[PDB]
Shown are 38 nucleotides from a PDB entry: RNA (MALACHITE GREEN APTAMER RNA).
The entry is indexed under U-TURN, BASE QUADRUPLE, BASE TRIPLE, GNRA TETRALOOP, 5-BROMO-URIDINE, RNA.
Crystallisation conditions: CACODYLATE, MGCL2, SRCL2, KCL, SPERMINE, MPD, pH 4.5, VAPOR DIFFUSION, HANGING DROP, temperature 298K.
The model includes bound N,N'-TETRAMETHYL-ROSAMINE (ROS).
On the sample the depositors note: IN VITRO T7 TRANSCRIPTION OF A LINEARIZED PLASMID TEMPLATE.
RNA sequence: GGAUCCCGACUGGCGAGAGCCAGGUAACGAAUGGAUCC
Repeated sequence: GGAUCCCGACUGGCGAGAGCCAGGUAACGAAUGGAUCC
């Protein structure tokens, strides 16, 4: 550097309450954010 994983306070969609779907993404890296690969 490349990549993958965990982390959703946010975004889209369905609801339009709680919830449900989707998200390196159409767009988003909050915090000292946590890690693996090569």